An RNA structure with a sequence from Streptococcus pyogenes, in which 74 nucleotides are resolved. The reconstruction used 164,524 particles. Keywords: Cas9, RNA, HYDROLASE. It was solved together with CRISPR-associated endonuclease Cas9/Csn1.
RNA sequence: AACAGCAUAGCAAGUUAAAAUAAGG
RNA sequence: AACUUGAAAAAGUGGCACCGAGUCGGUGCUU
RNA sequence: GUUUUAGAGCUAUGCUGU
Numbered sequence: 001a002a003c004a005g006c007a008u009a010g011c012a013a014g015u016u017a018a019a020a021u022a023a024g025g
Numbered sequence: 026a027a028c029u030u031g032a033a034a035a036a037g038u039g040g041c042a043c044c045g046a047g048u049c050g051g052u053g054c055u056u
Numbered sequence: 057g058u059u060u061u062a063g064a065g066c067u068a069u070g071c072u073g074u
Stems, first nucleotide, its partner, number of pairs: 002074010019059002027038004040054006
Other pairs, nucleotide, nucleotide, family: 001074tWH013014cHS019058cWW031034tWS047048cHS
C1' cells in the first nucleotide's frame, strides 16, 4: 500500500414486505 | 331455563286423536 | 404509528495495525 475502526469539511436522497398481539406493578 | 354422557368442542331428554274451556280439564289409543 | 436486516457512498487529510 489494501482493509476495519475513528476526528473532520463539504456534495448526491426518502412510500414496499414477512413477524409480534395481552406474565399488567 | 332444568337434567344425562363426556375435560371440552359437542351429543342427546319430554307419544298420538276426540270433546270441553278460569291459569287448563276429561275420554280413546299407545310408550 | 413501533422494532431489526439488506439498498457497495465519493474527494482530499491524519492514525493504528495485519
Released in 2025, the model rests on electron microscopy data to a resolution of 3.67 angstroms. It comes from the structure "SpCas9 with dual-guide RNA in open conformation".